[PDB]
RNA sequence: CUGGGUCGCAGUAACCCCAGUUAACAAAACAAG
Numbered sequence: 001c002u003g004g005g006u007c008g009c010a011g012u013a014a015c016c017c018c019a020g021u022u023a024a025c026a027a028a029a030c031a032a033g
Base pairs, nucleotide, nucleotide: 001020002019003018004017005016009033011030
C1' cells in the first nucleotide's frame, strides 16, 4: 500500500489489531462530536 476486524453511540486511511489479492481464527484499548 491492499484486504478484513472483535470492541465502540460514533472508525471516510480507525491513528488500534490481524492478514496478503484464495488477504485466517481472533482480541481490548482508544474518540471529533
An RNA structure (PREQ1 RIBOSWITCH) with a sequence from Caldanaerobacter subterraneus subsp. tengcongensis, in which 33 nucleotides are resolved. Crystallisation conditions: 50 mM Na-cacodylate pH 7.0, 150 mM KCl, 19% PEG-MME 2000, 5 mM MnCl2, 2 mM Spermidine-HCl. Released in 2020, the model rests on X-ray crystallography data to a resolution of 2 angstrom. Schroeder et al. published it in Nucleic Acids Res. in 2020: "Analysis of a preQ1-I riboswitch in effector-free and bound states reveals a metabolite-programmed nucleobase-stacking spine that controls gene regulation". The depositors describe the entry as "APO PreQ1 riboswitch aptamer grown in Mn2+".